Description: Keywords: 60S Ribosome, nucleophosmin, ribosome biogenesis, fkbp, ribosome. Solved structure of RNA from Schizosaccharomyces pombe, 914 nucleotides shown. The organism belongs to Schizosaccharomyces, within Eukaryota.
Context: one part of a larger RNA, bound to proteins that are not shown
RNA sequence: GGAAGUAGC
RNA sequence: UUCAAAUGAGAACUUUGAAGACUGAAGUGGGGAAAGGUUCCAUGUGAACAGCAGUUGGACAUGGGUUAGUCGAUCCUAAGAGAUAGGGAAGCUCCGUAUGAAAG
RNA sequence: GCACGAUUUUUCGUGCCU
RNA sequence: AUCGA
RNA sequence: GGGAAUCCGGUUAAUAUUCCGGAACCAGAAGGUGGAAU
RNA sequence: ACGGCAACGUAAAUGAAGUUGGAGACGUCGGCGGGAGCCCUGGGAAGAGUUCUCUUUUCUUUUUAACAAACCAU
RNA sequence: UACCCUGA
RNA sequence: CUAGGGUAUGGUGUUUGGAAGAGUUCAGCGCCUCAUGCUGAAUCCGGUGCGCUCUCGACGGCC
RNA sequence: AAAAUCCAACGGAAG
RNA sequence: UUUUCACAUCUGGUCGUACUC
RNA sequence: UCCAAGGUGAACAGCCUCUAGUUGAUAGAACAAUGUAGAUAAGGGAAG
RNA sequence: AAU
RNA sequence: GGG
RNA sequence: CCCACUGUCCCUAUCUACUAUCUAGCGAAACCACAGCCUGGG
RNA sequence: GGGCCAGGCAAAAUCAGCGG
RNA sequence: CUUGUGGCAGCCAAGC
RNA sequence: GCGACGUUGCU
RNA sequence: CGGCUCUUCCUAUCAUACCGAAGCAGAAUUCGGUAAGCGUUGGA
RNA sequence: CCCACUAAUAGGGAACGUGAGCUGG
RNA sequence: CCUACUGAUGAAGUGUCGUCGCAAUGGUAAUUCAACUUAGUACGAGAGGAACCGUUGAUUCAGAUCAUUGGUAUUUGCGGCUGCCUGACAAGGCAAUGCCGCGGAGCUAUCAUCUGCUGGAUAACGGCUGAACGCCUCUAAGCCAGAAUCCGUGCCAGAAAGCGACGAUU
RNA sequence: UGUAUAAAAAUAGAGGUAGG
RNA sequence: CUACUCUCCUGUAUCGUAGAAGAUGGGCGAUGGUUGAUGAAACGGAAGUGUUUUAUUGACUUGUCCAUGAAAUUCCA
RNA sequence: GAAUCCAUUGCAUACGACUUUAAUGUGGAACGGGGUAUUGUAAGCAG
RNA sequence: CUGCUGAGAUUAAGCCUUUGUUCCCAAGAUUUG
Numbered sequence: 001g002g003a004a005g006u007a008g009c
Numbered sequence: 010u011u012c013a014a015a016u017g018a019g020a021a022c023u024u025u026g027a028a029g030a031c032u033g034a035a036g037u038g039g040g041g042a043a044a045g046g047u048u049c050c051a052u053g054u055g056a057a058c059a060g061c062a063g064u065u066g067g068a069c070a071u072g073g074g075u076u077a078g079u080c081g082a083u084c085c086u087a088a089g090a091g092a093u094a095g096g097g098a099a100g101c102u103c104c105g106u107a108u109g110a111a112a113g
Numbered sequence: 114g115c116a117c118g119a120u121u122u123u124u125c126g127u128g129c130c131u
Numbered sequence: 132a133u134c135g136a
Numbered sequence: 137g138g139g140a141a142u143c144c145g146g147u148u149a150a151u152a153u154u155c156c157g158g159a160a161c162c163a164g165a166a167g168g169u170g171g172a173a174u
Numbered sequence: 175a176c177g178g179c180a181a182c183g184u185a186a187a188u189g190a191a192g193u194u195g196g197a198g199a200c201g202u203c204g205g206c207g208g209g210a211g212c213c214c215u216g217g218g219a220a221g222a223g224u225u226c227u228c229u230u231u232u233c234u235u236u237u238u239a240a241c242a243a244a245c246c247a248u
Numbered sequence: 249u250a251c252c253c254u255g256a
Numbered sequence: 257c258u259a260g261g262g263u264a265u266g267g268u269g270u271u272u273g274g275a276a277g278a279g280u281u282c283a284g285c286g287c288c289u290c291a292u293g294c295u296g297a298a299u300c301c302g303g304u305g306c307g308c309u310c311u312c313g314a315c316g317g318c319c
Numbered sequence: 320a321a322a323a324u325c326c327a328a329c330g331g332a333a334g
Numbered sequence: 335u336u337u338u339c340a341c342a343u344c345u346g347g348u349c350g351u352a353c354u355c
Numbered sequence: 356u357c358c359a360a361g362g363u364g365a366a367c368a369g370c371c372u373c374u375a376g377u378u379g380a381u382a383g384a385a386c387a388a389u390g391u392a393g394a395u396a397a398g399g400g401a402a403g
Numbered sequence: 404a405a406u
Numbered sequence: 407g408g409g
Numbered sequence: 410c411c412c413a414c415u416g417u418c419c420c421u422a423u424c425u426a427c428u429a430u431c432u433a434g435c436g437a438a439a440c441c442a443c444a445g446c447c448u449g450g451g
Numbered sequence: 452g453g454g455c456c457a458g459g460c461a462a463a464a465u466c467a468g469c470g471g
Numbered sequence: 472c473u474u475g476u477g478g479c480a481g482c483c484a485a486g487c
Numbered sequence: 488g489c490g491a492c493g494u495u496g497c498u
Numbered sequence: 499c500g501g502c503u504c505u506u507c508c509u510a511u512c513a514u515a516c517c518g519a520a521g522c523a524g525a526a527u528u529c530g531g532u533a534a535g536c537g538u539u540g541g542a
Numbered sequence: 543c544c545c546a547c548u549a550a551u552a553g554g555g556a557a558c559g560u561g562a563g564c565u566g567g
Numbered sequence: 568c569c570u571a572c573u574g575a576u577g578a579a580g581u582g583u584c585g586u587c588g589c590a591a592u593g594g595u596a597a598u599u600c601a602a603c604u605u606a607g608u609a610c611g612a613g614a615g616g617a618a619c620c621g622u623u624g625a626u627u628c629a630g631a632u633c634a635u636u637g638g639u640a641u642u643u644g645c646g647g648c649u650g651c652c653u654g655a656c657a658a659g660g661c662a663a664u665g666c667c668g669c670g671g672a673g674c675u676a677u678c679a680u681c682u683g684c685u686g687g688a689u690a691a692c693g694g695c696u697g698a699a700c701g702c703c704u705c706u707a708a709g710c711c712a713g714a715a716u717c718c719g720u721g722c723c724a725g726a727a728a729g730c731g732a733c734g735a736u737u
Numbered sequence: 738u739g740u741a742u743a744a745a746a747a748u749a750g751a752g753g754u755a756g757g
Numbered sequence: 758c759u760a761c762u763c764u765c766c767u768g769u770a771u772c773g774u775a776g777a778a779g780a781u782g783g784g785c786g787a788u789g790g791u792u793g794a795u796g797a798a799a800c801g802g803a804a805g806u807g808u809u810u811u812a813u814u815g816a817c818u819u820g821u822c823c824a825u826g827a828a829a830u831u832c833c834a
Numbered sequence: 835g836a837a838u839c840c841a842u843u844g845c846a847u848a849c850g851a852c853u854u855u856a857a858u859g860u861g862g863a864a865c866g867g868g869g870u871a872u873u874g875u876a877a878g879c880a881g
Numbered sequence: 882c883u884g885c886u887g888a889g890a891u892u893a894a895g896c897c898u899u900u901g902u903u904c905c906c907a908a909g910a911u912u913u914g
Base pairs, nucleotide, nucleotide: 001441002440008435009434010028011027012026013025014024015023029378030377031376032375038358039357040356044354045353049073050072051071052070054068058066078161080350081349082348084138085137089134090133095104096103097102113130114129115128116127117126118125142159143158144157145156146155162346163345164344165343168341169340170339172336176183177182188333192329193328194327195326196325197324201318202317203316204315206313207312208311209310210309211308212307213305214303215302216301217300218236219235220234221233222232223231237278241273242272243271249264250263251262252261253260254259279299280298281297282296283295284294285293360372361371362370363369381433382432383431385430390427391426392425393424394423395422396421398419399418402417407412408411409410443453446459447458448457449456450455465575466574468572470570471569479496480495481494482493486489487488499566500565501564502563504559505556507554508553509552512537514535515532516531517530518529519528520527539546541544583735584734585733586732587731588730589729592724593723594722595721597627599625600624601623602622603621610615628683629682630681631680632679636676637675638674639673644669645668646667647666648665649662650661651660652659653658685719686718687717688716693711694710695709739772741771742770750765751764752763756759757758780825781824782823783822784821785820789818790817793814794813796811797810798809799808800807835913836912837911838910839909841855844852859906861905863903864902865901866899867898868897869896871891872890873889878885879884880883881882
Other pairs, nucleotide, nucleotide, family: 003439tHS004438tHH005006cHS005436tHS006437tWH007436tHS009060tSS016020tWH017019tHS017064cWS020064tWS033374cHS034373tWH036374tWW042355tHS043355tWH047074tWS048352cWH050149cSS053069cWW055066tWH056068tWS057066cWW057068tWS061381tWS066067tSS073150tSS077351tWH078141tSS079160cWW085322cSS086136tWH086321cSS088135tHS091132tHS092106tWH094105tHS098100tHS108110cHH110112cWH122124tWS136137tHS137320cHS138322tWS140162cSS142153tSS143239cSS147152tWH148150tHS159240tWS167342cWW171186tWS172186tHS175184cWW176184cWS178180tHS179253tWS181262tWS189330tWS189331tSS189332tHS190331tHS191330tWS198199cHS198323tHS199322tHH205314cWW214304cWW224654cHS225228tHS228654cWW238275tWS238276tWH239275tHH240274tHS244271cWW246266tWS246269cWS247267tWW248313tWS255258tHS267312cHS280299cWW286291cWS286292cWS363370cWW364368tHS384430cWW385429tWW386429tWS388429tWS396416tWH397420cWW400415tHS400417tHS401415tWH403417cSS416419cWH416420cWS425664tHS442454cWW462728tHS463577tHS464576cWW465576cWW466848tWS469571tWW477498cWW478497cWW482494cWW484485cSS484491tHS485490tWS503560cWW506556cWW509534tHS511513cHS511533tWS512534tWH513536cWW514715cWH515714cSS523610cSS524609cWS524615tSS531691cSS532690cSS533715cWS538552cWH540545cWH542543cWW547551tWW548549tHS575850tHS578727tHH582736tWW590725tWS591725tHS596628tWS598626cWW604620cWH605619tHS607616tHS609616tHS611613tHS611614tHS633676tHH637678tWS640670tWS644872tSS645889tWS653657tWH671893tWS684720cWW689714tWH696706tWH696708tWS697707tHS698704tWH699703tWH706708cWH753762cWW754761cWW755759tWW776779cHS791816cWW792815cWW792816cWH795812tWW800808cWW840908cWW842854cWW843853cWW844846tHS846851cWS847850tWS861906cWW862904cWW870892cWW874887cSS874888tHS875887cWS876886cWH876888tHS877886cHH892893tHS892896cHS899901cHS
C1' cells in the first nucleotide's frame, strides 16, 4: 500500500 | 445544558451576566506527608500534546516568586548496624565491639 | 582528668575517681 | 568510638 | 519517640507564627546602679 | 536571712570533694466533675426580604490574641 | 484533691 | 469517724494593660484626578447540652 | 522505652 | 564581702520554607 | 494521612439545604430491525 | 411476582 | 412465598 | 406434598431508555500468491 | 478445487440484515 | 457395495 | 461326474 | 453414544385421493395397485 | 415402554446428518 | 475479504421526460374433519345400517384488516394521593415518568374479524373398435372413462441489456 | 458490387385442362 | 358435383443484362419497356419496414440498322 | 419544453426510495371557531 | 352539600370542517435534443 475513511471515540 | 453580551479573522467547548442542573461536609471541599521539581504566578504564542476542537493546558516562548533567636531539622537514643582491640583467610575478605587493650 | 603545692635535686612530687 | 526517627 | 523561648492586625500577580506596624518571651554575656549582706 | 507547735511563706538569705533524689520518663479501658468551642435559643442594635389581609415577622451580622499585674478548689 | 493543728 | 483552724498545684475566673488606636457592619462626605481617603456611630444583655470536639481533674478497674 | 537535659538535697573543704 | 534580689546593656549563625495531592 | 454544617428521616441507612466547588470527559441530528436494560399484559398457572 |  |  | 404466586410456558404483544443508525471531526490493526457464480467429470 | 474439461448462465456502482 | 427366501444329508433330477 | 425346480429328513 | 430443534430431499405410503381382489348383505375389515400433492401430536 | 386425542401419530438419507444450529451419558 | 440468500437504491441506450400497458420467465396454496337432509331409505329375519348429490360448521396453514372486545401507557391527557417551599390563604413548582384510577389515537391479539379456483392431459384401472392369429383380443394402428397425480387457469414478482401505445418536446 | 424470385398441401401423390 | 386428357421425375430454372462505368447523333419498326419526380387512390397490423390500381410528368428509350469518341493508365497492382 | 434538489405531505420510511403538495389560488400556513371525542364537575364566585 | 357546573382542561401532534385574523408566494439553484 490493500483491508479503510471501515472498526472505533 | 440553555439565553444574552464581550473578546476574537473565526465561538458548542473562551470570558461576563442569566436561569437550570451536579458534587451534598465519608465533598469533585479545604490542608499536609512522601513523591515530583518550578509544574506556582504574570505575559505572548498555538509549532509538537489534545482519539474532536479551542480565542485551551500541566504545551513551548519570556520574566517574577519561597525572607525565621521563638516553626521544624541540625541536638538524643531505641532494636540493630558498626570502625577499633584482636583472630581467622591462598585470597576479595571474615568474625569480633566488651571483648586477656598500657583504651580517660 | 581532677585537685594539691613559697619550687622539687632550680631533672614532678603527693592524693582521688573510674 | 560511630550511624540510626 | 525525647527537646528552652511569639502573638496580633495589615501587606503580594504568586509570601507569612518569616515580610510590614505594634506588643512580648528565651538563652548567653559581662561589668554598673540600688537593695539587702559582714 | 527569716517567722509560724505545724503543713508553709518572704527581695536577697556562703557550700569543696564526696553522697542522694526528682523531673525528663511513660501500659490500657470505663464512668464522673471543671472548662472551652461548635451547634441550639431569648432580648438589644443594624441591614435586607414578605404583607390590602395575617406575621413585634423571616434571613444575615454583632470581635479581643501573645504576655504582663493583683483575686480564687473537685 | 492531699497535708498539718484541736479532736478520739 | 463526724467536726473546728491552716497548708499547695488555681489548667479552670474576679478586673486592668496590651486594646481600639485594631478589625467587623451601617449612614454620610471628599472628585477630571492613584481623591482612595474623610466623618459619624454601633460592634450589646444572656441562656441551654443522653448534642459534638478537645482539655484538665477527683475514681473505678483491666492488667 | 532509652538517651539527650535540668533541678534539689545530704555533705562541710575555703574564710 | 553576697547573688538563686531588682533595674539598666548587648547579640542571637546554618538549612527546609513556592506548588500539585 | 488530617480538618468535616444543619434539617428531615428512629438512625453514620436514606434524601434536602447551607458552606464551598463544577457544568468537564468529542457533539449534532433523528428514533425501524437488531442487542442491553427496566417495566405492564387478558384466560390458564410451572403444561417450560 | 407472591410473603 | 407460606404450611 | 399442599396452598398461594407469577410471561417459565401457551404466545407473545406493547412501552421507555440506551446501544444500534446518520451527520461533523478524529481514525486504526489483524490479514493479503492471485482471485472469487453453481452442476457433472478430473 | 477456485484456477482444468463440458455445461448453466453472464451488465456497472453501491447500502442493510445475514449463510458458507 | 447394499434389499424378500436357513443350512446340512439323501431321493429324484430337463440336461450338461 | 455334476445336475436345476421338486421331494425326504428333524432343526 | 444418543436425542432435541431445523432445513429440504427419497418412496420402500401412516392417513388422506382413486381402483382391484377377498363369503365383499350393509356398516365396519384385510391384502394388493397408482399415488410424495397435502399432513403425520400434547404429557412422564 | 407407556395414556389419550386425533384421520394417522410412516420409514429414512444428508457415511463421523445438521457438535463451528444444539445439548446430555 | 469474497461469494451466497434476503431486502433497498441505482447511471445507461430506446432522441428527451412522463403516463398506460404488454408478459418472456420465476415462485405458488390450501388440507382435512363432522353436520343435516339423501335415512332410520338401499340393505339386512332381525340386530343394525349405506352412499352420490345438495348444504352448513370445525381443525391446521396462508393472506389481509383494526368497526366491535381485550391488552398496551411518554397523549406524562384528565382525575385522585403523599412530601417540600414562599411569614398566611391562594398561587404554583418539583419529587431521575413520586403513588393510584381512567385513558383516546396508534400498535397488537387462532384473545377480535374477513377471504382462501377451475380447466385440460394422465397413472392404476375400467372399457370400445380391432388385427397380429379367417376365432379371440383394452393394443398392435386407434379411441372413451378415470387418482388429493401432472401441466395450465387464477395468485405474486415484471427481464433493472425484453417490448408497445400515447402526451409534450427548450 | 443482379443485396433479382412470396400459394398450399402430400410423398402409399398433387396441379392444370374444357363441358355439363 | 366430374368424364377424359395433360404437367411433376428440380433452381444446370424463370426474370434482368453493351454502350469512354455506359457518350454524341442519324434513320427504320411499336404504344411498348424502363425508370426519376409525381397526382394519387386502394390495400397491407403478426413485427403493418410495403404491395397494387394507376391516372401523370419530363427524361433514358440498342427493338432493328448506320456514323462519330476512347489511346503514353502503351503487361496485374 | 420538461425533471431533480432546496421546500411540503405520510397513504411511505434504516438512509435512499415511495405517495402528495408547492410561481396567486373554492392556494398554502400559523392561529381561532364549530363538530367529534377523554377525564370527571374544576379554579374561582359563592350559597 | 348545592348553584355556576354533566363543568373545567386536553382535542392532533398519524381526527373532521373552516365566509374567522394574520402573514407567504406570479421563487432559487442543477441537469436535460
Among the 45 different proteins in the entry, which are not shown, are 60S ribosomal protein L38-1, 60S ribosomal protein L8 and Ribosome assembly factor mrt4. The sample was in a buffer at pH 7.5. Method: electron microscopy, resolution 3.4 A. The entry became public in 2022. An Rfam search finds the family "Eukaryotic large subunit ribosomal RNA" in it. A reference for the family is Cannone et al. (2002), "The comparative RNA web (CRW) site: an online database of comparative sequence and structure information for ribosomal, intron, and other RNAs", BMC Bioinformatics. It comes from the structure "Fkbp39 associated 60S nascent ribosome State 3". Ugolini et al. published it in Mol.Cell in 2022: "Chromatin localization of nucleophosmin organizes ribosome biogenesis".